[PDB]
Background
An RNA structure, in which 32 nucleotides are resolved. It comes from the structure "SIVtal integrase in complex with RNA stem-loop (focused refinement of the filament repeat unit)". Singer et al. published it in Nature in 2026: "Integrase anchors viral RNA to the HIV-1 capsid interior". The entry also contains Pol protein, not shown here. The structure was determined by cryo-EM at 3.3 angstrom resolution and released in 2025.
Context: bound to proteins that are not shown
RNA sequence: AAAAAAAAAAAAAAAA
RNA sequence: UUUUUUUUUUUUUUUU
Repeated sequence: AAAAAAAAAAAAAAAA
Repeated sequence: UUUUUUUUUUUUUUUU
C1' cells in the first nucleotide's frame, strides 16, 4: 500500500 | 430535537 469486518465523526435528502 | 436513505472521514481487528 489493497480487500473484508466492528466501532466512532460529519454532511446531504426525507418524515415529524 | 428524534428517526430512515445516500455520501464523505477517523480508530481497532483479519489477510494479501